[PDB]
RNA sequence: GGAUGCUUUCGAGCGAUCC
Numbered sequence: 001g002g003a004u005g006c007u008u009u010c011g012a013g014c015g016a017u018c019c
Stems, first nucleotide, its partner, number of pairs: 001019004005014003
Other pairs, nucleotide, nucleotide, family: 008011tWS009011cHS
């Protein structure tokens, strides 16, 4: 910079991170 986790009523939530 950008990208990235999972749960979840599956609509949505939580603030971290890969890089």